[PDB]
RNA sequence: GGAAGGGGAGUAACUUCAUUGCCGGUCGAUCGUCAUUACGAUGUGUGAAAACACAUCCGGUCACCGGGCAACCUGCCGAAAGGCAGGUUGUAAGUGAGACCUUCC
Numbered sequence: 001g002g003a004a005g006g007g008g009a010g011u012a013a014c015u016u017c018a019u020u021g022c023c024g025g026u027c028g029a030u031c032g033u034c035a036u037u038a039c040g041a042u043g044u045g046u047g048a049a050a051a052c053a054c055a056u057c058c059g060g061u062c063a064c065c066g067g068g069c070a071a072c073c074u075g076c077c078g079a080a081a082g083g084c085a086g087g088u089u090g091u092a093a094g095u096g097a098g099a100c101c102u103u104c105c
Stems, first nucleotide, its partner, number of pairs: 001105002006100001013095004017021001022067004028062005040057007068091010
C1' cells in the first nucleotide's frame, strides 16, 4: 500500500433536488451514533470464566397506519385573486470513508 471485516444506529463528510428536508402509534423488523478516539442501559439467574440467556427500558433506520404540511385531479364558494371538502403522490435521493486492532497478499 491492496480484496476484505469492525470503526460505520450508512457514524463523519461530499454532490444533486430544492430552502423542501415534520409529530405520534404498533403485542413489526433490522440496528447502537454519543464512550482513556472501542463496548446501547437497568435488573435477576447461570457459569471457574473477560461472558451467556430472560425480562424491561431509552434511542436510530425501514415497512404500515393516524395527524400535520406542500403539490396535483374532481366538485363546490366569489365579482376576481384565492380556499373549503374529498381522493392521489411527496415530506428526500446518491457516493461513502480516514487514524486505530485481529485476519490475507

Solved structure of RNA (yybP riboswitch) from Escherichia coli K-12, 105 nucleotides shown. Keywords: yybP, riboswitch, conformational dynamics, RNA. It was solved by X-ray crystallography to 3.73 angstrom. The PDB entry is titled "The Escherichia coli yybp riboswitch as a tandem riboswitch regulated by Mn2+ and pH".